The PDB entry is titled "Structure of S. odontolytica ZTP riboswitch bound to m-1-pyridinyl-AICA". Solved structure of RNA from Schaalia odontolytica, 128 nucleotides shown. It holds a match to the Rfam family "ZMP/ZTP riboswitch aptamer (pfl RNA motif)". Its family is annotated with regulation of purine nucleotide biosynthetic process and one-carbon metabolic process in the Gene Ontology. The literature on the family includes a 2015 paper in Nat Struct Mol Biol by Jones and Ferre-D'Amare, "Recognition of the bacterial alarmone ZMP through long-distance association of two RNA subdomains".
RNA sequence: GGGUCGUGACUGGCGAACAGGUGGGAAACCACCGGGGAGCGACCCUUGCCGCCCGCCUGGGCAA
RNA sequence: GGGUCGUGACUGGCGAACAGGUGGGAAACCACCGGGGAGCGACCCUUGCCGCCCGCCUGGGCAA
Ligand code: A1AD3
Numbered sequence: 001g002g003g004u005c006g007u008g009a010c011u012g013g014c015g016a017a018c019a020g021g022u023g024g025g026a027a028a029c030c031a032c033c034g035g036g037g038a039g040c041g042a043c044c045c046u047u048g049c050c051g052c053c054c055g056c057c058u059g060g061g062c063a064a
Numbered sequence: 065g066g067g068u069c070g071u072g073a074c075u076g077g078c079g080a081a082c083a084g085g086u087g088g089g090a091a092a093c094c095a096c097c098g099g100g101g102a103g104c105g106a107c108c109c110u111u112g113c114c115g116c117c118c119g120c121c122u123g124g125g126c127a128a
Stems, first nucleotide, its partner, number of pairs: 001045007010036002012121004020033005034116001046064005052098001054079004065109007074100002084097005110128005
Other pairs, nucleotide, nucleotide, family: 008038tHS009037tHS009125cSS010115tHS010124cSS012028cSS015019tWS019117cHS026027cSS028121tWS051074tHS053083cHS057092tWS060074cSS061073cSS072102tHS073101tHS076092cSS079083tWS090091cSS
C1' cells in the first nucleotide's frame, strides 16, 4: 500500500434570497441530531527495507 | 521526506587456502570486542492529507 472489523481529531462564521437543521452564545463557539472525515489500532494479504567483500545454507527484525 | 541529538531489533554457519577477532557451544548459537544497521523517539524545517455544493473570513487536526 490493499482488504475486514473497530476507532477517530476535526467537523467554525458570514454572504446583494439561502448557505445542513432547531436553540443558545459572542466573535468565528456551545448543545443536540444526521451526515462528512484524514489519521490511529488489531488481524489477514501484498510489497519493500536491514547485517563483517563472494557463494551457498539456516534463522530473524522492521516499515508501508 | 530533509537536518540535529538520542535510541535501536538484527548482526548466524560453512567453503577445494581464508571467510571480522579469541574462547565456548551444537547445529546455524553464547560471551567479549570493534564495526555494520533498517526502524523508533524528541525537536527544527519542507511537503502533503481532512470538513454540510460556491466564495471570502477566522481557527484546528493529522501524516511523511
Ligand atoms: C541468522 C542469520 C542469515 C543474514 C545476515 C544478511 C544480507 C542479506 C541477508 C542476510 C542474512 C542472519 N541465522 N542468517 N542472516 N546478513 N545480509 N543474521 O541469524
Crystals were grown from: 125-300 mM lithium sulfate, 23-27% PEG 3350, 0.1 M Hepes pH 7.5.
It is bound to (1M)-5-amino-1-(1,8-naphthyridin-3-yl)-1H-imidazole-4-carboxamide (A1AD3).